[PDB]
RNA sequence: GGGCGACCGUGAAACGGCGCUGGGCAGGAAAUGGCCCAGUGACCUGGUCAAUGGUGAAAAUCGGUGAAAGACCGACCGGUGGGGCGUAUCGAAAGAGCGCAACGCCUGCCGCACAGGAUGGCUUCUGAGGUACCGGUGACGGUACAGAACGCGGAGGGGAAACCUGGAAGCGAGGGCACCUCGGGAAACCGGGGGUCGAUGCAUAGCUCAAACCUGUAACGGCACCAGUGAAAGGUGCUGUGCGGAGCAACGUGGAGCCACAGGCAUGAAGCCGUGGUUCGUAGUCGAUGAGACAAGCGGUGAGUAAGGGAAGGGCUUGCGAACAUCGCCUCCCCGAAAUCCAAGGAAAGCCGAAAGGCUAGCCGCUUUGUUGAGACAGUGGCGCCACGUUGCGCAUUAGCCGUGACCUAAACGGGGAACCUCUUGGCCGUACCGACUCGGGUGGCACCGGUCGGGCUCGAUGGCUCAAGAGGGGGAGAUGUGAUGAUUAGGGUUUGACCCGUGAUGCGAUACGACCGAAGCAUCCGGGGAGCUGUCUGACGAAGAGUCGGCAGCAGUGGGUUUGGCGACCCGCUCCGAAAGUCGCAAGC
RNA sequence: GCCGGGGCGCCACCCCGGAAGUGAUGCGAGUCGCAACUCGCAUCACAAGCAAACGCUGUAGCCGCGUGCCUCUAAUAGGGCUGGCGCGGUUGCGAAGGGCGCUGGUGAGUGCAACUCUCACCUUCGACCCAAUCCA
RNA sequence: AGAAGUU
Numbered sequence: 001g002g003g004c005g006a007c008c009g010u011g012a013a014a015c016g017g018c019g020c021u022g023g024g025c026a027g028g029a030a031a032u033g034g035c036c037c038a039g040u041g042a043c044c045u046g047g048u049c050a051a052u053g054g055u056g057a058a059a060a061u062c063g064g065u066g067a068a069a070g071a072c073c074g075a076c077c078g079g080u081g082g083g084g085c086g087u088a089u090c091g092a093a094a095g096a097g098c099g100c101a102a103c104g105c106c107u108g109c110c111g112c113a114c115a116g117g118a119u120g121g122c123u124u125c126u127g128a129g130g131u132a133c134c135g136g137u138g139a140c141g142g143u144a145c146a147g148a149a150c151g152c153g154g155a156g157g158g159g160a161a162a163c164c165u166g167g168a169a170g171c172g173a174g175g176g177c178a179c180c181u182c183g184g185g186a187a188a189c190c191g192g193g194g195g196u197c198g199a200u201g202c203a204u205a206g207c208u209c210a211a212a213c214c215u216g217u218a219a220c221g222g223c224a225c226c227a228g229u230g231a232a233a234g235g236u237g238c239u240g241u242g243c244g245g246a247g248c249a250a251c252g253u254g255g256a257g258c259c260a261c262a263g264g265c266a267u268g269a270a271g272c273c274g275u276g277g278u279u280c281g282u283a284g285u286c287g288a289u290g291a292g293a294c295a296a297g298c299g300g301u302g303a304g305u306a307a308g309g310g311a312a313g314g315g316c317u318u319g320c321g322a323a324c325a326u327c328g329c330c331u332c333c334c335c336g337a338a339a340u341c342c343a344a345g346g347a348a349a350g351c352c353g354a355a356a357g358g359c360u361a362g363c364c365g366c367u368u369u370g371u372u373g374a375g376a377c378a379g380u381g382g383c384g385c386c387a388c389g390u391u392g393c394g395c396a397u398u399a400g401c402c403g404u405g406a407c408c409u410a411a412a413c414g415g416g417g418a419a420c421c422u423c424u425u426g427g428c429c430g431u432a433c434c435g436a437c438u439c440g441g442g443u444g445g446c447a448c449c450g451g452u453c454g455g456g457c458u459c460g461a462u463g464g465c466u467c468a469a470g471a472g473g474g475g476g477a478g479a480u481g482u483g484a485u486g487a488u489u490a491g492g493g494u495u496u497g498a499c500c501c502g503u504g505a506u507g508c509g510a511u512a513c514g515a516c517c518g519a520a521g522c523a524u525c526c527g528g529g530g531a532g533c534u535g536u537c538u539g540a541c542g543a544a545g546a547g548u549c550g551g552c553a554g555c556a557g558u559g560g561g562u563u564u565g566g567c568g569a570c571c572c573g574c575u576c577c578g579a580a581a582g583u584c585g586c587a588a589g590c
Numbered sequence: 591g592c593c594g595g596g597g598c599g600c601c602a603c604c605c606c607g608g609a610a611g612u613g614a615u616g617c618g619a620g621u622c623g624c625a626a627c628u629c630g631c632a633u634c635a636c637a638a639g640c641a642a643a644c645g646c647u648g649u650a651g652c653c654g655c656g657u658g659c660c661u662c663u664a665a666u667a668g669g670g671c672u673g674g675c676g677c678g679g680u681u682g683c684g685a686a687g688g689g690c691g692c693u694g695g696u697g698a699g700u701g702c703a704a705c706u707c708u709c710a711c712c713u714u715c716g717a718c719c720c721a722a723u724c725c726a
Numbered sequence: 727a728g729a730a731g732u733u
Base pairs, nucleotide, nucleotide: 003207004206007415008414009413010412016044017043018041019040020039021038022037023036024035025034046408047407048406049405050404053402054401055400061075062074063073064072078106079105081103084100085099086098087097089096090095109245110244111243112242113241114216115215116214117213119212122201124199125198130145131144132143133142134141135140150172151171152170156165157164158163175197176196177195179194180193181192182191183190184189221239222238223237224236225235226234247393248392249391250390251389252388253387254386255385257383258382259381260380261379263273264272265271276517277516278515280514281513282512284377285376286375292372293371294370295369296367297366299364300363301362308334309333310332312331313330314329321724322733323732324731326729327728341346350359351358352357420473421472422471423470424469425468426467427465428464429463434454435453436452437451440449442448480587481586482585483584484583485582491577492576499529500528502526504525505524506523507522535552537551539549540548541547556575557574558573560571561570562569588647589646590645592608595605596604597603613634614633615632616631617630618629648683649682650681651680652679653678654677655676656675657674658671659670660669661668687720688719689718690716691715694712695711697709698708699707
Other pairs, nucleotide, nucleotide, family: 001723cWH005410cWS005672tHS006416cWW006580cSS007579cSS011411tHS012409tWH013411tWH014412tWS015045cWH017211tSS026033cWW027032tHS028030tWS029193tWS031180cSS031194tWS044210cSS051403cWW052403cWS056397tWS056399tHS057110cSS057398tWH058245tSS058396tHH060076cWW065069tWH077108cWH080104cWW082102cWW083101cWW083339tSS091094tHS092229tWS093227cSS094234tSS097186cWS097187cSS102338cSS103337cSS104307tSS116178tHS118176cSS120211tHS121210tHS122200cWH123200cWW126147cWS127167cWH128473cWS129146cWW136138tHS138424cSS139470tSS148174tHS149173tHS153169tHH154166tSS154168tHS155166tHS159161tHS159162tHS160691cWS161691cSS162690cSS185187tHS185188tHS201209tSS203208tWH205670tWS206410cHS206671tHS215218cHS220240tHH222327tSS229232cHS246394tWS246395cHS246398tHS256384cWW257664tWS258665tWS262274cWW266270tHS269288tHS275277tHS283378tWS287374tWS288374tWH290373tSS290374tHS291373tHS291375tSS298365cWH302361tHS303360tWH304305cHS304336tWS305337tWH307335tWW315328tWW316728cWH317729cWH319725tWW324668cSS325730cWH338349tHH339348tHS340347cWH342345tWS353356tHS373374cHS383665cSS384664cSS410674tHS417476cWH417581tWS418475tHS418582tWS419474tHS430460tHS431460cWS432433cSS432457tWS433456cWS438450cWW439701tWW439703cSS441448cWW443445tHS444602tWS445601cWS455461tWS460462cWH460463cWS475581cSS478651tWH479650tHH486581tHS487580tHH488578tWS489579tWH490578tHS493531tWS497531tHS498530tHS501527cWH508521cWH509520tHS510518tSS511679tWS520678cSS532575tWS534554cWS538550tWW542546tHS562568cHS562570cWW566621tHS568569cHS589685tHS591610cWW591641cWS592607cWW594595cHS594596cHS598602tWH602603tWS607609cWH611613cHS622623cWS652673cHS662667tWS663665tHS673678tHS684686cWS692714cWW693713cWW696710cWW696711cWW700704tWW
């Protein structure tokens, strides 16, 4: 951190899926869709570097300017937005659909992402499950199929038990589809018939959640607001689309911004401290004769709603805590309408007011002001933005998509895995009669009889081999030291050489900040090691010919023991490299 | 109580003290070598204090190299993905929690009659469940 | 008397 996450191999290929095309089946009035078979692919299915090909977009419409036009300008259309008016409609209301006009906003197009919804099949579960077929003596294994959610059930399964799991049925339940089809309506929507549907991903982010269809905000959840039939659980706003479409990159010159400077001991607010190791600095100004913050008064300015814009800002609470960020809700700045109403000034568009006018929030600076109290400015290191200038590459054979090569790997596919637990099939035993049973007794209790059941020579009582061979589960969360096991396994390699070692170089590289040296580890380049060996050997194969080795000792050598144990003498094996999870010792710490 | 010193078959448990300077300084036997130790002796002596195991061994991270990702910022900053992962280094903190039954007891019941049945209560066995794993 | 989070 509780969905996954170990190591090894293969590796963007393949299995599998998905789309399309063709054929078939069941069901059905068709249709969507479901199932099977055969092909097929710009798909799921990547990263880095390099070189080169193939394919290949687009600006809502029109008109000006125009070298240009998608860009700039104008009209019209479309989509939204906040309101106004009307009603062919639904509602109790709020709201929702539709109609009209004005305003606001928007490349309405193309490419890529992203998001939502149903299915799908992927991680995990169900699942040491069920059914069928096949393999097996068996435990079981392989393939295929089966769940709208949810509640009750309980055949199986796990466990020593409490319990856990429960597509074995069965009974209820009758939803979702940004699914098909037919009616009605102008639409929101309502109705009839069909198809399909397990849970999980409500895992912030490495893995899965994919591809595919439809859609572009239509969704769970949350907050605010409106209605209340507040006591009729209904609506609205936001979350709830984004980036490109021609500039980008480097450099130089300016301009203004931002980030870091932690902590401890201390403090008239100074000063000291920190390393792996270095006798390196961390300036200076102003400061509790108040830095900074907040509050109160003074002055200026003074409101502008929807939409749009901004390197704008923020409280709270959701264990009472705290660190980051999000949603809502607020706040500030820029620009800023119209419909409509009107005493025609204005209002809509802060609050009042019909107006004239007034008021306040806000903002901006200022105070022997008040509250609290230690830094602020700078300096050092870094960061991006804007403007300007230079260079390079492009601005339609463009972006995008596809393709080629080499290398890589937290996709995918595959592998092996011990302890322990439980089963299966055999085997053996000193080998017979026992074992359980329990609210019975006597012992404090052990002990032995009482009652029941089973075994009962098929022989051991199902009692012991630390039996043998198999099966299932198990096995994936960094840190005390050292070892064993897992294991000479899985796997890899044999001169094109796996792997190992350098106290060999170069680079990156430590814990206050900045500088230097810079251990471990890593990368690169250098070098070194590295798959064997000594007997025409016993024996066997081969044909009675040639030819090999199970075997073995010493040589370079590996490792432990041999004085209650010991300073390299002897022997337990002969020798390519080689993991991981888990398990178990010893020592050490609490 | 420590090893039992020994004995009962694992009878239950008994004998039985096998010690408790509970410390330093010199000598000697000590398979070590002066770098000890061992016990016995003598002195000093605090003038009042010293030996004995089972059960746990995890976690918050931070820095560097290699390799990715999410959120946030104009960007460096910041926060996280099991310390993200892999390999090194290193600073602290801790030595472990509860439910469920289970083994063995404790008592009480509450029953004709319990070792299995009820209840606290300990006990010892289970990543059997469950929390937390920034801190509670 | 706002809320989902991640560690």